[PDB]
Annotation
Released in 2025, the model rests on cryo-electron microscopy data to a resolution of 3.2 angstrom. Shown are 57 nucleotides from a PDB entry: RNA with a sequence from Homo sapiens. The PDB entry is titled "Cryo-EM structure of human ADAR1 in complex with dsRNA derived from HT2C gene". Primary citation: Deng et al., Mol.Cell (2025), "Biochemical profiling and structural basis of ADAR1-mediated RNA editing". The reconstruction used 144,772 particles.
RNA sequence: GCU
RNA sequence: UUCGUUUUCCUAUUGAGCAUAGCCG
RNA sequence: CGGCUAUGCUCAAUAGGAAAACGAACAGU
Numbered sequence: 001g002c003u
Numbered sequence: 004u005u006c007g008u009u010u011u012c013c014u015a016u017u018g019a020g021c022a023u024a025g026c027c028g
Numbered sequence: 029c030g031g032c033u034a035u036g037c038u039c040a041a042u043a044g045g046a047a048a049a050c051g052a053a054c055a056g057u
Stems, first nucleotide, its partner, number of pairs: 004053025
């Protein structure tokens, strides 16, 4: 950091 | 997957203000 | 002199539709  | 906040656009209803055209008493 | 009908713009209230940005929902990859 996606979902 | 669900809650909200801000902004924009459209449709529908109600009320007010300005301007224009028309009619009646 | 008074009253009524139609059209253009502005505002006020409600309902529906669409888009963008941000925030929280808990918990496991």